[PDB]
C1' cells in the first nucleotide's frame, strides 16, 4: 500500500440503572401478663413491612 | 458508607377529623364507614454513570499480508 483486530473519536435507537447481611426506629394483624368502674390504661411474645444503617462481594453495567 | 422530581391509587397501613351508632352522668373512650391526608406497593419524568445495537468517519497501537 490492503485487511484486520485494540481503544477511542461522531451521528440515531435498545435497554440498565448494586446483590448479600447484622444492630436500631415505627406499625399493622396475632398472641400474653399488670391494672383500672364501663369506654379503657400499662408492659412482654412472636411474626412481616417500612424508615433509618455497621459490614460484605458475583451477576451485559 | 451513589442521586432528582412526579402521579394518580388493585391492595394492606398512618394520621386528622363528620354524621349516625354503641359505653358512660359527664368527661371523654370505641367500632367501623364517607372525607380528607400522609407513607409505602406500583407506574413515570429528570441528572448522572455505563452496556449493548446501529450509523458515520477513519486519524490512535500491535498484529496480517
Nucleotide at each position: 500500500g490492503a485487511c484486520a483486530c485494540u481503544a477511542a473519536g461522531u451521528u440515531c435507537g435498545g435497554c440498565a440503572u448494586c446483590a448479600a447481611u447484622a444492630u436500631g426506629g415505627u406499625g399493622a394483624c396475632c398472641u400474653c401478663c399488670c391494672g383500672g368502674g364501663a369506654g379503657c390504661g400499662g408492659g412482654g411474645g412472636a411474626c412481616c413491612a417500612c424508615c433509618a444503617g455497621g459490614u460484605u462481594g458475583c451477576c451485559u453495567a | 458508607g451513589a442521586g432528582g422530581g412526579g402521579u394518580g391509587a388493585a391492595c394492606c397501613g398512618g394520621c386528622c377529623c363528620a354524621g349516625g351508632u354503641c359505653g358512660g352522668a359527664a368527661a371523654c373512650g370505641g367500632a367501623g364507614c364517607a372525607g380528607g391526608u400522609c407513607a409505602a406497593a406500583a407506574c413515570u419524568c429528570c441528572c448522572g454513570u455505563g452496556c449493548u445495537g446501529a450509523u458515520c468517519a477513519g486519524u490512535a497501537g500491535u498484529g496480517u499480508c